């Protein structure tokens, strides 16, 4: 960076690469 999930919000804390 690409994805799953979690969330009112997650391009973050888990997970697949």
């Nucleotide at each position: 960076g690409a994805c799953g999930a979690u969330c009112a919000g997650a391009u973050a804390c888990c997970g697949u690469c």

Shown are 17 nucleotides from a PDB entry: RNA (40S ribosomal RNA fragment) from Oryctolagus cuniculus. Protein in the same entry: Ribosomal protein S15, Ribosomal protein S23, Ribosomal protein S30 and Ribosomal protein L10a. The reconstruction used 22,212 particles. It was solved by cryo-electron microscopy to 10.6 A.